Source information
Entry title: Cryo-EM structure of LbCas12a-crRNA: AcrVA4 (1:2 complex). mature crRNA with a sequence from Lachnospiraceae bacterium ND2006: 25 nucleotides with solved positions. The sample was in a buffer at pH 7.5. The structure was determined by cryo-EM at 3 angstroms resolution and released in 2019. It was solved together with Cas12a and anti-CRISPR VA4.
Context: bound to proteins that are not shown
């Protein structure tokens, strides 16, 4: 430390897991 967005990464190299019902107030 990359995400539709969230947490945690890096997970073999522009990605991994799992989650996720948005608007609106």
């Nucleotide at each position: 430390a990359a995400u539709u967005u969230c947490u945690a990464c890096u997970a073999a190299g522009u990605g991994u897991a799992g989650a996720u019902a948005a608007a609106g107030u």